Keywords: translation, ribosome, decoding.
tRNAArg from Escherichia coli K-12: 73 nucleotides with solved positions.
Rfam match: tRNA.
It comes from the structure "Structure of T. thermophilus 70S ribosome complex with mRNA, tRNAfMet and cognate tRNAArg in the A-site".
It was solved by X-ray diffraction to 3.16 angstroms.
[PDB]
RNA sequence: GCAUCUGUAGCUCAGC
RNA sequence: GG
RNA sequence: AGAGUACUCGGCUACGAACCGAGCGGUCGGAGGUUCGAA
RNA sequence: CCUCCCGGAUGCACCA
Numbered sequence: 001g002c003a004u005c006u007g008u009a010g011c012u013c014a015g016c
Numbered sequence: 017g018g
Numbered sequence: 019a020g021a022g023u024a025c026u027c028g029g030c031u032a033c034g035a036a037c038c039g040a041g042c043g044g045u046c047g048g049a050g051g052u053u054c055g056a057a
Numbered sequence: 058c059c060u061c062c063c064g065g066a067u068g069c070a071c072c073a
Base pairs, nucleotide, nucleotide: 001069002068003067007063011022012021013020026040027039028038047062048061049060050059051058
Other pairs, nucleotide, nucleotide, family: 004065cWW006064cWW008014tWH009010cHS010023cWW017053tWW018055cWS019046cWW020044tHS024042cWW025041cWW029037cWW030036tWH072073cHS
């Protein structure tokens, strides 16, 4: 460095 | 995309 | 641009929980350019 | 909306 996914109030999940 |  | 335990204020009623109504707050993981407006 | 940068895993790469 590949793919990807968690991109979330004092903590978690949701609308590209 | 509200 | 928002919900659950939250925190706080009240309604709980004899009051003890939970229950009910309110607010309180989050920069949208960060940077730029994106269109009226993209968390 | 898209680009890069940040950690985050999982399954992977590589290491004279």